[PDB]
Context: bound to proteins that are not shown
Molecule: Guide RNA
Organism: Corynebacterium diphtheriae
DNA sequence: CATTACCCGCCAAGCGCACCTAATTTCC
DNA sequence: GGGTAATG
C1' cells in the first nucleotide's frame, strides 16, 4: 500500500411524506366607486413539466380529439438507422 | 425483445 | 449589425444504499 | 450560466 471488524466524520444519491409559490375553477368579506364595475386580501377544490406506452371510444383529426391505467418522463453527452461487443 | 458499451 | 439590463420557483423531515477520509487490533 | 427584450 490493501482487506476485515470497529469508533468519529463527510460526500453522493435513493425512497416516502410535509409546507409554500405559481396558474385555473369556485366562494366569502373588504377597499374605491352613484352604479355598472375594477382591484386586493383570504378560504376552498384542481393542475403542478411538455409528454410517451397500453386499452377502449369519437366528429377517426397533417388544426392528431376524449377517457381510464401505468410511467423507468429529466442519470448514463456521437439522436435515429446500421454493424460488432458484452449482458438480463 | 431490452439495457450498457464501441464505431 | 452590436450591445446591455434583467429574468430565471423555494424550504423543511426521517431514514438507507453506495463511497471516501482519520485512528486501533490481526493478516496478507 | 442561459436566454429575452430592449437599447445603440
Nucleotide at each position: 500500500g490493501g482487506a476485515a471488524a470497529u469508533u468519529a466524520g463527510g460526500u453522493g444519491c435513493g425512497c416516502u411524506u410535509g409546507g409554500c409559490a405559481c396558474u385555473g375553477g369556485g366562494g366569502u368579506u373588504c377597499a374605491g366607486g352613484a352604479a355598472a364595475c375594477u382591484g386586493a386580501a383570504c378560504c376552498u377544490c384542481a393542475g403542478u413539466a411538455a409528454g410517451c406506452a397500453u386499452u377502449g371510444g369519437c366528429u377517426c383529426g397533417u388544426u392528431u380529439c376524449c377517457a381510464a391505467u401505468g410511467u423507468u418522463g429529466a442519470u448514463u453527452g456521437c439522436u435515429c438507422c446500421g454493424c460488432c461487443g458484452g449482458u438480463g | 425483445c431490452g439495457c450498457c458499451g464501441g464505431c